[PDB]
Context: bound to proteins that are not shown
DNA sequence: AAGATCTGAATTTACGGGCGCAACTATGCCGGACGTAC
DNA sequence: GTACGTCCGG
DNA sequence: CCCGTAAATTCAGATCTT
């Protein structure tokens, strides 16, 4: 000398 | 007249939509084959 | 010899 | 469940042959 992030089942729960 | 067959009008299955938004924790590919090392 | 470990076929 | 469609399934003009 300046990074970086999983996603998509499901369940809960809040107006 | 007869009788077709024949073409427009009642009755039966299969897609296929199906509330905002927002926060949370909580799970999640293997079996045979080939070879090293003992 | 045996059976395990991890790489390739479904 | 719905629903609206929508497509397959059945019945009396017709314009014919007879």
């Nucleotide at each position: 000398u300046u990074u970086u992030g999983g996603c998509a089942u499901a369940g809960u729960u809040g107006c």
The RNA, together with DNA, has 81 modelled nucleotides.
The sample was in a buffer at pH 7.4.
The work is reported in "Distinct negative elongation factor conformations regulate RNA polymerase II promoter-proximal pausing" (Su and Vos, Mol.Cell, 2024).
The entry also models zinc and magnesium ions.
The entry has 18 different proteins, among them Negative elongation factor B, Negative elongation factor C/D and DNA-directed RNA polymerase subunit beta.